Shown are 67 nucleotides from a PDB entry: RNA. The entry also models zinc and magnesium ions. Entry title: Cryo-EM structure of the NS5-SLA complex. The entry is indexed under viral genome replication, VIRAL PROTEIN. It holds a match to the Rfam family "Dengue virus SLA". Rfam describes the family as follows. Flavivirus stem-loop A (SLA) is a secondary structure present in the 5 prime untranslated (5'-UTR) region of viruses of the genus Flavivirus. It is annotated as a cis-regulatory element. Method: cryo-electron microscopy, resolution 3.6 angstroms. The entry became public in 2023. Osawa et al. published it in Mol.Cell in 2023: "Structures of dengue virus RNA replicase complexes". The reconstruction used 82,059 particles.
Order: sequence, then C1' cells, then structure tokens
RNA sequence: AGUUGUUAGUCUGUGUGGACCGACAAGGACAGUUCCAAAUCGGAAGC
RNA sequence: UGCUUAACACAGUUCUAACA
Repeated sequence: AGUUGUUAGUCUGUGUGGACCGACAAGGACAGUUCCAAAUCGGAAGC
Repeated sequence: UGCUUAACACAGUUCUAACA
C1' cells in the first nucleotide's frame, strides 16, 4: 500500500417463554383534535 | 405471599463508547 478488526453498553427483529393488558394523563411533538408518553389506578400471571 | 412486570438465546449498515 491494499485490506482493515476487537471489546463493552444501547436501539431493532425473532424465538423460548407466565410474560402483559386496559384506563388515564403530566409533558412533548404536530398544526389535519394527529400522534407519542411519565406518574398513577385497575386487572393478568409468577413467586 | 407482598412484592415483581422478566430473563436469556440468535442474528444488524441499531446507536453509543473506548481499545488493535
């Protein structure tokens, strides 16, 4: 020169699998009331 | 037994962060 790799954490997809759901809304985004989502409550399952 | 909403697996042109 050309080639160019590991390590750890994080976001997808899938599977195993009890492995989640609903209500709600702080706040944010959006500008078509259009979408996100903390916190809380309720249920579901496990120990 | 009054507390939990998993964990792991496999793959990425997910991102991050540094090391050869």